[PDB]
Context: one part of a larger RNA, bound to proteins that are not shown
RNA sequence: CAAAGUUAAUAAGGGCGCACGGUGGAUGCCUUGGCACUAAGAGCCGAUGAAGGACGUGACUAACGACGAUAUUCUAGGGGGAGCAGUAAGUACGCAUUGAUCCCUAGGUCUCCGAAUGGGGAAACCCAGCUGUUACUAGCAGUUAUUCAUGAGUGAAUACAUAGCUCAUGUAAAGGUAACGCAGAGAACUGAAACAUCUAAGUACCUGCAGGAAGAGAAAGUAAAAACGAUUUCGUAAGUAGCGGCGAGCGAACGCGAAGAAGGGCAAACCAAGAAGCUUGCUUCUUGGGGUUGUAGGACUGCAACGUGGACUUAAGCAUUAUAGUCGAAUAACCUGGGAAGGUUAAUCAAAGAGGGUAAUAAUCCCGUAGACAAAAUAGCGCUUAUACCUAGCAGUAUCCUGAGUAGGGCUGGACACGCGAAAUCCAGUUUGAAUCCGGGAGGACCAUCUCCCAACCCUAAAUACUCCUUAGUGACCGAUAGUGAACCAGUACCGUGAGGGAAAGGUGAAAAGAACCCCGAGAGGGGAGUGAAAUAGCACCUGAAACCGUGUGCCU
Repeated sequence: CAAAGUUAAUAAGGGCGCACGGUGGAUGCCUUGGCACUAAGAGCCGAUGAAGGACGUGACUAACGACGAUAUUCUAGGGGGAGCAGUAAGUACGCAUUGAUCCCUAGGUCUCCGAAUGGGGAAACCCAGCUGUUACUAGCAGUUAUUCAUGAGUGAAUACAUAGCUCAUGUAAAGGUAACGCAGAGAACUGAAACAUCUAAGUACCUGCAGGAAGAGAAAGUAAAAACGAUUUCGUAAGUAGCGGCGAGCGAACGCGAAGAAGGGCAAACCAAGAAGCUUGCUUCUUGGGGUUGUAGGACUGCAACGUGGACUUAAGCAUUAUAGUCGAAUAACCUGGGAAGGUUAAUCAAAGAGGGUAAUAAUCCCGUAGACAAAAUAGCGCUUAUACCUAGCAGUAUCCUGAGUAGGGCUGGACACGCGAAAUCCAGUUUGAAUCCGGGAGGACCAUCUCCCAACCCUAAAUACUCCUUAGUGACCGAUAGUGAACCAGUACCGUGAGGGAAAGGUGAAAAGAACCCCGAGAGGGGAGUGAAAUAGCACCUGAAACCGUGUGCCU
C1' cells in the first nucleotide's frame, strides 16, 4: 500500500422554546338605550271627518324628520335675545338684537285613502248628480252612504186606514282603541302515579257592553245572646267550618281589627185637574201634589221650614297650579404633562360641596343646582255668595196601599265550600200557582216558640284594579350575545302567497386638526414628507388575546 474499528455536521423539511408580525375583535372602560319601580296627573279619540297609512311639500335632487298645494310652514299672542338657513356634511340666494332663528299658546288651511259614506271599485282609483259660481263641450265651491229617532206629506190590495213610499231634522252612530272591569259563550292539556267522578278553571280563547275605574250597595241581612246595623278593600279567623272516586284536592263564612266611612228617589195607596168606556154615575189615559215604610209606614184627622253632591255637586268673584321660563352666590398661583379640576400653595362661599360637561378626578369654569320671581291663553283644582230645589218631627188609625205568574210547588239544571245530598239559600228553563198588614219572609230538611227583616221597582260618591300615555324621577338595574326583537333609520333587512316569523351591527382623535406636497403604482394601495401628545392613530379608527397563517431565531431529528 493497506486491514479493521469508530463517530460527523451539512435537514428536503419538521419539532421544541423565543422574538416580531398579520387575523379576530372578547377583554377593559364609556353610554345617547332599555328595564323595573315611586310620586303627581291624564286615563280616550272620532262623520263638526278619527286611528292609521299613502302621496307630495327643501334654493340642497336623497332618506328620515316635519308640514299639508298655503305645504322643510302661515296668522295672532307672549317669552326670548344672536345669529338663522332641521338631520349633516352642502350648496346658494339670502335672511336677522330694528328683533330674527327658536320656545309656548290659540286660530288658519288642511292632497287622497281610511268608520270612509254620491255610486261603483283590489288603498293610494274611476264615473257622477244637484246647488250657485264662473266659463266651458271646463273649472270652482259645497250637497247627495245607511240605520235609528223625530216630524211632514203620500196612500195599495180595499172606503177611511194600514203597509209601503217621499221629504226634512238630529254625528245620534256607526269606527280606531294600552291596561283594568262586567256580561255572555267557553275548552283542552294537566294532575289525580293509569283513568270514566273531580281538578285544571268556568281559566286559555272568542264576542259584546262600559268608565276612570268598573261593578258595588242600603238588610224581604247576619247572629243567637242584648247582637248588631248598606256596601267596598286589607289583616284575622285559617285551610278554621266544611265539601269531595272523602282519592287527589278544592274550599268558607261569622265575629273582630284598620281604611273608607251618604244614602236618596219612584210606582202603589190617595188628592186635584183635564179627556174619556164621555155606554150617563165614566174608572182607562195625561198633568201636578202624596210618599217610599218595620216594629208597620203613608194616604184621612192632627202639623214643622232646618242649604242640601243630602232639601238645588247653577252662575259671579276669590285664590292657586299646569301651560313660555327668568334671576340665581362663592378662586388665584405653582409642579406635572398635549392639556389641570390631578399633586402643591393659599383664599372665598353657604336656601347652591345634587348631577353633568370641560383635552386629566372642579363647590368657587360652565350648565346648573338651593332658593326667589313669571304668563296674557292655556287646561284646571279649590274657597265665599243669594240663587241653580226637594225633604223633616208629631199623636191617632175610616179603609186602601206596599212592588202576581210573584213567592211557592213539580221536573231539569247551575251557582253557592256544597260533587242531589238531610240538603239549605239564591238564579235559570219548563209547568202549576198563592196570600197580601190579623200580612209575608229568613234563622242550612222540616213542625211549633223566639230573634231579625220587609223582597219580588230604580239610582248611589268614597276607600279598589291597571297603565299605552304626561312629566317629576329612583335604582346594592344592565352595560352592546347584556339591557326592549330592536342603544345602530327595527319590527329594518330577510324568509314565506298569506296568516306569521325575524336578524347583524356603538366607540378614531381633545379638536378632523382626515395625511398639503413628493414618489412608486392603470388605479387602488403603499412609501416618504407633514399632521397630531401619539400615524401599530389613518376613517368598519380606543384596547387588543384566541384559534389560523407566518417570518426570523439556539438545539435536535